[PDB]
Context: one part of a larger RNA, bound to proteins that are not shown
RNA sequence: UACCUUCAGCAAGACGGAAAGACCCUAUGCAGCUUUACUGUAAUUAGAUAGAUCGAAUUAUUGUUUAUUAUA
RNA sequence: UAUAAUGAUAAUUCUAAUCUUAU
RNA sequence: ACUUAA
RNA sequence: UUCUUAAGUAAUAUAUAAUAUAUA
RNA sequence: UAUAUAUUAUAUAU
RNA sequence: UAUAAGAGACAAUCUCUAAUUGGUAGUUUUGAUG
RNA sequence: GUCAUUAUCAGCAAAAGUAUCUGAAUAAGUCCAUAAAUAAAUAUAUAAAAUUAUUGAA
RNA sequence: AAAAAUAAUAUAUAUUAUAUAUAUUAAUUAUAAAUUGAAAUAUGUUUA
RNA sequence: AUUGAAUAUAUUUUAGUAAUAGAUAAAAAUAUGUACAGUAAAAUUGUAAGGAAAACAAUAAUAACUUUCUC
RNA sequence: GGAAAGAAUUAAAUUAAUAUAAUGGUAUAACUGUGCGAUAAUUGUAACACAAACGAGUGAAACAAGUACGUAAGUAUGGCAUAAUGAACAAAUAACACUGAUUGUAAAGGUUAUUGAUAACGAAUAAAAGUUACGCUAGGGA
RNA sequence: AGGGUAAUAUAGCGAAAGAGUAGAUAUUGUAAGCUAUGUUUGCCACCU
RNA sequence: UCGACUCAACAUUUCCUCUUGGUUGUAAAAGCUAAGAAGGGUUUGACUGUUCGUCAAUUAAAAUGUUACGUGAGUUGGGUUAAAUACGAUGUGAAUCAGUAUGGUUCCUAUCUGCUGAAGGAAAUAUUAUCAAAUUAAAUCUCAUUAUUAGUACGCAAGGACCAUAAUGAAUCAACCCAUGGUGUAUCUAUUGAUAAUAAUAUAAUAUAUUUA
RNA sequence: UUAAUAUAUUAUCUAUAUUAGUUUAUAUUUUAAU
RNA sequence: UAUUAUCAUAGUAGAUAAGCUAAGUUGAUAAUAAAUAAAUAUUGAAUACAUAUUAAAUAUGAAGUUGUUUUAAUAAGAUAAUUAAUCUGAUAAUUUUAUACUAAAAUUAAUAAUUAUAGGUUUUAUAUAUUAUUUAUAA
RNA sequence: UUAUAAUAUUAAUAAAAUACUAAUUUAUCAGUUAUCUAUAUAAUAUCUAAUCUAUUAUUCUAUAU
Numbered sequence: 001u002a003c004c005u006u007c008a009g010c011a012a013g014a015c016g017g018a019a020a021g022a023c024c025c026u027a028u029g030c031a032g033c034u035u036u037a038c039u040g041u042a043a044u045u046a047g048a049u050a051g052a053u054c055g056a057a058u059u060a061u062u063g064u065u066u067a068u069u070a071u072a
Numbered sequence: 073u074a075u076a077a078u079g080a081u082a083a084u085u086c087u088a089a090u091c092u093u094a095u
Numbered sequence: 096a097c098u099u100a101a
Numbered sequence: 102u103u104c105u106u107a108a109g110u111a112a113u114a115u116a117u118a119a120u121a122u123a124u125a
Numbered sequence: 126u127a128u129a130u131a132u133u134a135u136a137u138a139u
Numbered sequence: 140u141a142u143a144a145g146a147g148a149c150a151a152u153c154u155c156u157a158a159u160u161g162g163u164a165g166u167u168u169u170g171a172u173g
Numbered sequence: 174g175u176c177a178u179u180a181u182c183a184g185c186a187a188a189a190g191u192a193u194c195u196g197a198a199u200a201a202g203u204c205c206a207u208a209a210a211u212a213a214a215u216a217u218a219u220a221a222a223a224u225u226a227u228u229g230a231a
Numbered sequence: 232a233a234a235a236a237u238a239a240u241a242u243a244u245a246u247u248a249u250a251u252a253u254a255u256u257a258a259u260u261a262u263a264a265a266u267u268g269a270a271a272u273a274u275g276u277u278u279a
Numbered sequence: 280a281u282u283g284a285a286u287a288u289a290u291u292u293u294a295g296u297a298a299u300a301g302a303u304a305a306a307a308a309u310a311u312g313u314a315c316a317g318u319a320a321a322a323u324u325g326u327a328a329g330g331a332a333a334a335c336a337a338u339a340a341u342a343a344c345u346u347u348c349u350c
Numbered sequence: 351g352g353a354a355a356g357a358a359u360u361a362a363a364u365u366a367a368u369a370u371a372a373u374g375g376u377a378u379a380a381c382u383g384u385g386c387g388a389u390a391a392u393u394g395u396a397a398c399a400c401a402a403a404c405g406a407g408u409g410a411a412a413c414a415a416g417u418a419c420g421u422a423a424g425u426a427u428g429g430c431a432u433a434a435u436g437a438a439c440a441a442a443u444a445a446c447a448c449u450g451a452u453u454g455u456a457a458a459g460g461u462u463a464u465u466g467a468u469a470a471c472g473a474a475u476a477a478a479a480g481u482u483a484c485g486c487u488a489g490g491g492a
Numbered sequence: 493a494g495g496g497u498a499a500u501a502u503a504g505c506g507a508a509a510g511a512g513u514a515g516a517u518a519u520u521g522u523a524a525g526c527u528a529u530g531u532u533u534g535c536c537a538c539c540u
Numbered sequence: 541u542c543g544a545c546u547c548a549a550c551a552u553u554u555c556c557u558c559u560u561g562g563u564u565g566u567a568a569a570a571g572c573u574a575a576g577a578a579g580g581g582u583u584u585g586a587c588u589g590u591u592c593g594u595c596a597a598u599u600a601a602a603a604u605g606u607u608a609c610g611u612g613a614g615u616u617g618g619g620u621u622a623a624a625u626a627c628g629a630u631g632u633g634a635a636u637c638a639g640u641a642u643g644g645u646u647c648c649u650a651u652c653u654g655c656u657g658a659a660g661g662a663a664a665u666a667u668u669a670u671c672a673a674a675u676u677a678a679a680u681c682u683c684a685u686u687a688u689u690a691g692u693a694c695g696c697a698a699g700g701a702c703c704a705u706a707a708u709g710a711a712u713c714a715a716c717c718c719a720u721g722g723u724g725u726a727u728c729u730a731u732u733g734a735u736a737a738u739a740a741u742a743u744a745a746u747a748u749a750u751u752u753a
Numbered sequence: 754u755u756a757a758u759a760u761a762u763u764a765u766c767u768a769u770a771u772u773a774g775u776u777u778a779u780a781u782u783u784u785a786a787u
Numbered sequence: 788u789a790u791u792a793u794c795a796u797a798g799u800a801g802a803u804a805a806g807c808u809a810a811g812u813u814g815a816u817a818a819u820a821a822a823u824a825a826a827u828a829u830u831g832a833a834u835a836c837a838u839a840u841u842a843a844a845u846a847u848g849a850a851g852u853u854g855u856u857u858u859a860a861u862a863a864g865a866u867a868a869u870u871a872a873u874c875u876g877a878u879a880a881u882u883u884u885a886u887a888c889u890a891a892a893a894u895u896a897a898u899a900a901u902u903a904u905a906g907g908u909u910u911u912a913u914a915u916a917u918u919a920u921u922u923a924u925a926a
Numbered sequence: 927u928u929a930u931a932a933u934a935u936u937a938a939u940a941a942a943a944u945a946c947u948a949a950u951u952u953a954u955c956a957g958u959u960a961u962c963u964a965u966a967u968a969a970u971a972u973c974u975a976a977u978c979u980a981u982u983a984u985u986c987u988a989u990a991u
Base pairs, nucleotide, nucleotide: 003661004660005659006658007657008656009655010654012653013652014651016648017647022540023491024490025489026488030485031482032481033480034479037166038165039164040163041162044158045157047155048154051153052152053151055086056085057084058083059082060081061080062079063078064077065076068074090146091145092144093143094142095141097109099107112139113138114137115136116135117134118133119132121130123128124127125126169177170176171175178201179200180199181197182196183195202471203369204429205428210262211261218227219226220225238256239255240254241253242252243251244250268293269292270291273288274287275286276284309388312386313385314384315383316382317381319365322338323337324336325335326334339360340359341358344356345355346354347353348352349351367376368375370434372432373431374430392415393414394413395412398409399408400407404472417426418425419424441465442464443463444462445461446460448459449458494538495536496535497534499533501529502528503527504526505525511519541619542618543616544615545614547610548607549606550605551604552603555581556580557579558576559575560574561573562572563571583597584596585595586594587593624642625641626640627639628637629636630635667868668867669866670865671864675860677858678857679856682710683709684708685707686706687705688704694699711816712815713814714813715812716811720809721808722807723806727802728801729800731798732795733794734793735792736791737790738789739788740787742765743764744763745762746761747760748759749758750757768781770779771778820853821852826847827846828845829844871958874957875956876955877954878953879895880894881893882892883891904948905947906946907944908943909942910941913938916935917934922931923930924929925928926927
Other pairs, nucleotide, nucleotide, family: 007887tWS011012cHS011650tWS014613tWH015608tWS018646cWH019020cHS022621cSS027487cWH028474tWH029486cWH034633cSS035037cWH035632cWS037478cSS038161tHH042160tHS043159tWS054150tWH065074tWH066075tWH069074cWW087148tWH089147tHS089149cWH098108cWW107108cHS110139cWH120131tWH160162cHS166478tHS167479cWH168480cWH171194cWS172174cWS180371tWS184192tHS186191tWW200433tWS202469tHS204310tWS205310cSS206208cWS206391tWS214239tHS215240cHS217218cHS224253tWS271290cWH275285tWW277283cWW277284cWW278282cWW278283cWS299301cHS302384cSS304316tWS305381tWS318379tWH319363tWS319366tSS329333tWS330332cHS330333cWH341342cHS343357cWW363377tWS364376tHS366379tWW375380tSS376379cSS389418cSS390416cWH390426cSS393427cWH396411tHS397410tHS414427tWW420422tHS420423tHS436468tHS436473tSS437468tWH440466cWW450456tHS450457tHS468473cWS475477tHS480634tSS490492tHS493539tWW498499cHS498500tHS498530tWS500530cWW500532cWW506524cWW508521tWS509521tHS510520cWS512518tHS514564tWS515565tWH516521cWS517520tHS518562cSS530532cHS537538cHS542589tSS546611cWW554556cHS555578tWH556600cSS559825tWS567694cSS567698tWW568693cWS575825cSS576824cSS577850cWS581601tSS582602tSS588592tHS589618cSS598602tWH599601tHS600683tHS611614cHS623644tHS631633tHS631634tHS658888tWS658889tWS672862tWS672863tHS673862tHS674861tWS676859cWH680817tHS689703cWS691692cWS691700tWS693700tHS695697tHS695698tHS717719cHS717809tWH719811cWS721810cHS724804tHS724805tHS726803tHS726938cSS741786cWH766783tHS767782cWW769780cWH783785tHS804939tSS809810cSS809811tHS817855cSS817856cSS818855tHS819854tHS822851cWW823849tWH825848tHS830840tWH830843tWW831842tHS832838tWH834836tHS840843cWH862863cHS869959cWW880949cSS883885cHS884892cWS885890cWS894949tWS896945tWS896949tHH903946tWH904945tHH911940cWW912939cWH918933cWS945948cWH979980cWH981982cWW982983cSS
C1' cells in the first nucleotide's frame, strides 16, 4: 500500500528451466601426440676355422721364428 | 725376419654340403 | 613283358 | 582282378678290358 | 695323351 | 626320386651379442616463482 | 629467475617461544698437527782406584 | 792437620719415606767438510 | 848461560766468519695441553729524506706500607 | 723533615685483539709474550639435566686405564661460545673369536672401527622431458 | 559482473607564489594542506 | 560478453531554455565567471565490430552520469570464446602467440511477482434507473525564426539591445476520413492457353396419341 | 412398324486402310452439328 | 451460333464502393491566480554610527512549487419508483455504434396508440465501360 | 415512321425507405433500502389475588384370565 477469483497479453525479477552457457586450479587421476626425457624392443647391420646343417684346392699380399737371420 | 713352418687378408676354381626356378 | 610266390 | 615282392628278360642308357685309325 | 662300333663283366628305371 | 638351368662353401636357418631406433611400447616430467 | 639445509641480529610486545615471497652492506657446507735437531759431568801428559796424585805451596 | 750452606755430579746403603754419608765444585753458545788466512809445538841457524 | 829473532819440515789449533743475549710481550712466522708473566687502540706533540698516510719518542694521581741514605 | 728503590693502589680501558659473519663474553683476561710439550685433537661405563613428537642435538658430575705440564694446588676427553652438515638398504677394508646348516676346515653372517651424500639436504628408483584450441573423469571455484 | 579500499581518477574547499599594460582574488591559481564520489586504472579474494 | 536495434526509468555535478550577482578586465552586441532552477528539450551522415575518435552538414543545445559499465526467457551476432585452414614470429618437435585473416549451432508453450487491458463475486451508512462533487493515479508543461518597439538606447565610427507583443514554423501529443494518396481475394473491363457446361436449331433413337384396310 | 405434329428424354460415337508400335492427318463406316 | 464456368500468384494488365490508414485534415503545449529560490529593497535596534531581519513591522522576484487544463477510478450528494398483465436486471433471438471470450450499445413492432436489428426487396447515388445509332416508350 | 422525356443496361458497395424472411409458442432465474440509540409525530391494548367446579399425572385395597 492492498476487497475475493480469473481471462487475453508483455517479458523487468523469481541470482527463471534444460543442456551440467564458458574458463581456471587440484588429483603423487586417464587418453592421444612429440622429442637429442628414462627404460626396453620389432625391423636393419654386424661378429662366433675361438658354435651347428657344412668340405677342399690355387694364386697375390702381408704377421710371426727353424738351421740362421738384420744394419750400424 | 721370411726361402721352409704356420697364420691373416683378397681373389679365382671344384663338389652326392646347402639352396632357388621349369617339365 | 612274362614265370612261380605273399 | 588299379597291389606287392623274388629271378630271370625285348628294347631304351653308364665305367674299364679287346676290334681297327695319326701324332712319340 | 685321345676319337667309333658287334659282344661280354657289377647297380638300376618298364 | 628324375632330368634342365642357376647360386655355392658365399649365403640361408637355430643359438648368442655388439650397433641402432619415437619405427614401437611402458612410464616420469616436485612445491613456490613464471 | 631464483628459492628448499645450517648460524647471527631485528619483527619478538624486559622469562622461553613466536609468522609471512619480512629487513639484512647477512654469513656457512671450513681452517689449524707430527714441528728448531744433536751435544751440555769424570775431563789432559804420567801414575793410582779413599771420590786422587803429580803440578808455583807451608 | 780437615772441613761445618742451598744445589749438581760420583760412590755407597737406610726405609713398604725420590733420604742420608763422604768426596768435588765441571760446562753454560757448542756440533762434520777448509792445499790457499792466522796461531802454538825441534834440530841446524845467525846468534850473547 | 842463556836468550833471541829469522828460516825449513812433522803434528796439532784456529777461520765454515749468520741476526734472538730478553721468560722477549700488539712487525711477520706453530690456530690443540700446561706453567709463568704482561696490557692493548685511537688521538695529540715532535723528529733526516717524510708529506694526510713509512719509523722512533712523549702524553692520568701518589695519600698510605716497606728497605736504604741523610739533616 | 728531605731523597732514592720497591711493592703496588686508584681512575680509564674490552673502541685494539679474538682463525672466520653477527650477537653475547673477555683485562681476574677467554687477548698477547714466553719455558716445557706436542701430551687430553687418548680408552670402557656414563648418572642427571637442557632441548625435544620421533629420529636426532647440547652441558656434564662420578668410577676405572694411561699420558703431558706444574714445587704444589691442580689443569687438559680439541679451538671464548653459538654455523662448518646427511638416515637406513647394498657394497668395501681391518680387527674380534661370536655362529659355522652331516662332521672338520672353509664359504657366509654377526660384533667393533672406517669410507664414499641422497643440496627438492627426514634422502620414492640404479635409471625419465614436453604438448593438447581433438581431449576425458572425480572435485574445488581454497 | 556484485562486496571492501580509495593508491589512481574526478570534484570541491582553505591559503596564495605568479600571470592579468596598473592590482594575488574580473579571469587566473603551477609545489605542498583538508576533505567528497565510488563513474576510471589498480589493490583483496566473501561471492566462479 | 563489447557494440548495435527497441524501450527507456532515475540523479544533477545544468549543454539549451527562465530568474539573478561579479566583470581597470560588463559602453552596445557577443562573451567569461558564479547563485537559484530537473518544467520542456538535448542530431543526421562517410570510415571503423567498435563504445570512443577524425570529419561533413545542421542545431537553442548537440551536458555528465546511475539503472548487473539498464535492457540477448526482447531482436542482432559485426568484435571477442572451440573444432578447419594460411601467414609472421617461438620451439628440434608436438604445438604456441593479451599476433593477422577467411568460415563457423544454443534453445523455452509463463507457475509466482510485476506490468498493459478486460471481466465476474462482493458489504450497498444496506433497492433500483440515471446525473454526478471533493479527492486519488497519471498526462501536459516546450523551443526557434521573422516583424514592430527601433537602426531607436548605447557608440568617433564599426556595429547595435534589454524590457514587451504579434505572426510563421519546429517537436510532441490527441482525434478524424469530407477531400487527396495507398490498399481494397467487393466488383467491372481487356486478354493468353487448356478443358468442361447450359441454350438454339440439325441429325438419330426411345416413350404416349392419330392422318390405311 | 408407322407420316406430321404437341412435345419430353438420351447421343454427336464407334470401326477399317495408309509396311513393326504411339500419335495425329485424310479417305471409308455411322445420326454422330456449328 | 450465343452465353457460362474452372485452372494457370486473385493466371494475367486498367480502373474501383465501404472500411483502415498517412503522404492527408483538425486541434492542443491548459490560462488567470497564491506562496516562494537565488537575488533586489523601506523603516529600524541591541550596537550614538551601520544593518532588507540569523529582531518586531513593510515590499519586489523564476520555463521551478501550489494550482489550472486533459484523461482514468471512485461514487459523497441529487431526481424518481417502490411486490409491479408496460416494476429493475439476466438467460434467449437479429446485430454494430463495441469486441480476443467477456463487457458496452441498438432492435425484438404486428397495435381499439406511436418504434426498422440483420438479411432480402425498391429507390437515389458510386464504381465498371459501352452508350440516341443507343431507351423503353407513347402516338 | 414519327413523337416522347438531356439516354439504356447487368453484377457489386454505401444512404434511406419497406415487416417480405428471421427476431416465435410468450418461459426460467435474481433484486426490491437491515440493526441500535436519542428526539418529533401518529395508531393499538388493563392486569393481579382468593375459592369452587370440569378435566390428568403416584399408590392402596383381591390379584388372575